Solved structure of RNA (rRNA 28S, nucleotides 1129 to 1847) from Giardia lamblia ATCC 50803, 691 nucleotides shown.
The organism belongs to Giardia duodenalis, within Eukaryota.
The reconstruction used 91,058 particles.
An Rfam search finds the family "Archaeal large subunit ribosomal RNA" in it. Rfam links the family to the GO terms structural constituent of ribosome and ribosome. On this family, see Yusupov et al., Science 2001: "Crystal structure of the ribosome at 5.5 A resolution". Rfam 15.1 lists 2,955 matches to the family in 1,139 species. The family is grouped with related families in Rfam's "LSU clan".
Method: cryo-electron microscopy, resolution 2.75 angstroms. The entry became public in 2022.
The work is reported in "Cryo-EM structure of the ancient eukaryotic ribosome from the human parasite Giardia lamblia" (Hiregange et al., Nucleic Acids Res., 2022).
Ions in the entry include magnesium and potassium.
Among the 39 different proteins in the entry, which are not shown, are Ribosomal protein L13a, Ribosomal protein L14 and Ribosomal protein L34.
The entry is indexed under ribosome, giardia, parasite.
Context: one part of a larger RNA, bound to proteins that are not shown
RNA sequence: CAGCAGUAGC
RNA sequence: GCUACUCCGCGCCCCGGAGGACUGAGGGGGAGACGGGUUCCGCGGCGCCUGCAUCUGGCCGCGGGUGACUCGGGCCUAAGCGGCGGGUGAAGACCGGGAAGGGGCGUGCCCGCCCGUCGAACGGGGAGCCGGCGGAGACUCCGGCAGGCGCGG
RNA sequence: GCGGAGACGC
RNA sequence: GCCCCCCGGCGACGCGCACGGGGACCGCGGCGGGCGGCGCCCCGGCCCGCGAACGCCCCGCAGCCCCCGGACGCCUUGCGCGGAGAGGGGGGCCCGGGGGCGGA
RNA sequence: CCGCGCGUCCCCGGCCGCCCCUGAAAAGCCGGGGGGC
RNA sequence: CCGCGCGCCGUACCGACCGCA
RNA sequence: CAGGACUCCGGGGUCAGCAGCCUCUAGCGCGGGAGCGAACGCGGCUCAGGGAAGUCGGCAAGCCGGCUCCGUAACCUCGGGAAAAGGAGUGGCUCUGACG
RNA sequence: GGGUCAGAACUGGAACGGACGCGGGGAUCCCGACUGUUUACUAGAAACACAGCGUCGCGAGGGCCGCACCCGGCGCUGGCGCGACGUGAUUUCUGCCCAGUGCCA
RNA sequence: GACCGUCACCGUGAAGCGAUCCGCCGAAGCCCUGGUAAACGGCGGGAGUA
RNA sequence: AUGACUCUCUUAAGGUAGCCAAAUGCCUCGUCGGGCAAUUUCCGACG
RNA sequence: GCAUGAAUGGACCAACGAGGAUCCCACUGUCCCGAGCCGCGCCUCCGCGAGCCU
Numbered sequence: 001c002a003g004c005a006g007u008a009g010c
Numbered sequence: 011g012c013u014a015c016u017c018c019g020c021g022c023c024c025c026g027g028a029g030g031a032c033u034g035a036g037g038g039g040g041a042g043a044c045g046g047g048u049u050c051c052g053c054g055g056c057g058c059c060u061g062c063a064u065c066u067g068g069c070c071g072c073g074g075g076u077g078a079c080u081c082g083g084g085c086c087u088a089a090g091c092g093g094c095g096g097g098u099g100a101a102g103a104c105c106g107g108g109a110a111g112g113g114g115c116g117u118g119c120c121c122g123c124c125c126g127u128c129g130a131a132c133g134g135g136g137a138g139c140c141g142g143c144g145g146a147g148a149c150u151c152c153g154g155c156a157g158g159c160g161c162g163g
Numbered sequence: 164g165c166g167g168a169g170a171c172g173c
Numbered sequence: 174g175c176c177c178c179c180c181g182g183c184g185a186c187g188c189g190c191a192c193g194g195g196g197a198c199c200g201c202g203g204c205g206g207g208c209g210g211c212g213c214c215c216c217g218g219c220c221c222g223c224g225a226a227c228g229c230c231c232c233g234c235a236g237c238c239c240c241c242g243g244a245c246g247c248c249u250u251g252c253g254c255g256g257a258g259a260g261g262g263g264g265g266c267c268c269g270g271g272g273g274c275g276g277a
Numbered sequence: 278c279c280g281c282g283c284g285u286c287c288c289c290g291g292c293c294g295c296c297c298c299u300g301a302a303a304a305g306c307c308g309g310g311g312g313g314c
Numbered sequence: 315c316c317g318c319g320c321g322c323c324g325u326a327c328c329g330a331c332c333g334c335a
Numbered sequence: 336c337a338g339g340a341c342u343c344c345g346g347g348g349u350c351a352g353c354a355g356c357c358u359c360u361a362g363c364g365c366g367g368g369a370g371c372g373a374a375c376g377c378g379g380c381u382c383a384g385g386g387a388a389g390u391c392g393g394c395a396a397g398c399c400g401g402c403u404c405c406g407u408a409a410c411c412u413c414g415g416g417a418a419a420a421g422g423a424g425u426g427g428c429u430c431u432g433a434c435g
Numbered sequence: 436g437g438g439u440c441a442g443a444a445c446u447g448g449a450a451c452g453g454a455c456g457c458g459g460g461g462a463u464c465c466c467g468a469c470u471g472u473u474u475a476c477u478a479g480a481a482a483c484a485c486a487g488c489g490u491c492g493c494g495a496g497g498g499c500c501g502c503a504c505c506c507g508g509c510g511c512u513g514g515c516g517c518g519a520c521g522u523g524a525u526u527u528c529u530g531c532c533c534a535g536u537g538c539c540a
Numbered sequence: 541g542a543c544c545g546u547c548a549c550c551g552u553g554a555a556g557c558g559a560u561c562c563g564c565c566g567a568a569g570c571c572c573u574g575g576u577a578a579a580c581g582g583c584g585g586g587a588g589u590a
Numbered sequence: 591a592u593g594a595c596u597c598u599c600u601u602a603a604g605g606u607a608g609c610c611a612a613a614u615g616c617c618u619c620g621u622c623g624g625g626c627a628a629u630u631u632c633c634g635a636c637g
Numbered sequence: 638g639c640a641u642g643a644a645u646g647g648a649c650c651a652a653c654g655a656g657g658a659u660c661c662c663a664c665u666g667u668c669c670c671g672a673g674c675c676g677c678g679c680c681u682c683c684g685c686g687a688g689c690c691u
Base pairs, nucleotide, nucleotide: 002691003690009685010684015029016028017027018026019025032362033361039344040343042341045328046327050074051073052072053071054070055069059067079157080156081324082323083322085134086133090128091126092125096105097104098103107123112121113120114119115118138155139154140153141152142151158320159319160318161317162316163315164173165172166171174314175313176312177311178310179309180308181307182306183305187295188294189293192290193289194288195287196286197285198284199282200281201280202279203278204222205221206220207219208218227275228274229273230272231271232270236266237265238264239263240262241261246254247253296300331339332338346358347357348356349355367683368682369681370680375678376677377676378675379674380673381672384669385668388667393664401425402424403423404422405421410415412524426446427445429443430442431441432440433439434438447451459662460661461660462659463658464657465656466654467653471483472482487522488521489520490519491518492517493516498509499508500507501506526648527647528646530583531582532581535580536579537576538575539574540573541572545570546569551564552563553562555560584599585598586597587596588595608641609638620636621635622634623633624632
């Protein structure tokens, strides 16, 4: 420091 | 997980009023012990935090705050733990009554076998009640009424 | 140092 | 009023079903003051009516003690007790308590 | 301010029951006997 | 009976404690 | 941080009651809201007729249950078994009797 | 003055512990007598313990155990005691073998 | 309960220049003689026969 | 058809009283009986 | 009796057990054979916003 991801979740 | 919020006040989950509900005296109530250490209070504020928001706050800035003859600690001893002429072991240290072990006074007499002002903020222990006042302290302050232990006329 | 027959009282 | 030696006391103590007494709490009724709602009823609902420590007097069941005197009884829910002195009559001591006057 | 009640909790009382279990210590404070005061 | 005295220390608040909160 | 963390004080109604359920006093958070009412899950409810055929196995769920009266076997270490098993009654209102 | 207990009439969908709270029952077999204890975080049992029963050692200058040394525990004790083991309430029972191994005089 | 065999140092005798070598002596134990199973453990074959 | 019986080899002694296809039986879903329309489970016997 | 057996304790046992078994009554969505309903998640939106793995 990326995809995942404005996702799982409150 | 913990049943739940709504209308109006410029209105935020903050504050006020009105309504609707919950905890349900083994309490989401009122207070202590331990632990924490300033988190307590008043005023200000939103950069951080308050897994949403905030004008809220145990967060940030600046001032403040805990008063005792009677409450507790200091004292007593429990279970324990130290100390003890010495004893032992290469020492560090560990183990221990068999030691000429201290007092009253007033000289001078008299009496005497040998540790601990260590160990309990629940055990033992001389003695406190009512009313009031403050932003934050109260059996502690102020006013009143008592009690205990001492000392001097 | 006192009362009471005494338990006891002052 | 004390001082020393000895003998003692208080401090000082387990558990339990029950029974008894006090306090606090809690209810019902009266009476005094204040509230609420009210279509019908309502003297029927709600809130408030408070007294410490301490000092003096009195009163305190059980329990233990004294005096007389000499026994087919006294008594608990349960028991328990009596010639090693019951009952009955009259007294003493203890009792975290209650009352009255103060505190007020 | 004035009465009357059933309970509840807390402490206390006298008994009774139980144990191959019998339920701290000391400081401190006091009384008695004897002797000195 | 009447006077005088009583030293030292704790005392705010909280289930704000331990579980990396 | 839905865990862990000693003690004290303890009203009313129903009731055997410090149980459950409702409540006076006091106190009021719990990483936030709105819309929709699909599947599927997680916690719940009801189901005709049959009644364990389901399943390793009655797992899970359901039946029973308070109080009063009646009625209770085998076996037994004589204490028990025993709430054995089984039955019946129970609201509201108007009254009567018993106990100091 | 105080709640309880007993009984009767009347009445309501043919209802009544109307919510709440609150055993399903019976006939048997195996194991362990029973209450109790345990693998904190996959095992609660038939495992451990237990009262009861039996064997063994020791009379203090002793026995069993601790401990580097000095010195210690049981022991504030004394055979109805202390220590070491096995079996596991009750009822009814507990036979044969001392050659091997072990122990003993 | 007995000291048979075995079984240490010490001690003791003989030999040796001396170191040493060889003898004797002989504690407990084992060996030997017994006891003991609510010590550990163990607790049968073949052939016919009414 | 079983074997009270006998001869025999053998041990330190040769398993007694009891119990059982048992939470202990290989063979084995043993045999018979109870119960079921039907039972490798179950109970009762047998050894 | 592959390979039971006597304090390795044998046999039996009333009472007791969140102990292992078989059966019966009652009871039922266990099942024939599934159906409808309630709350909360999921789902859509405003605010907030991660892990594992490659």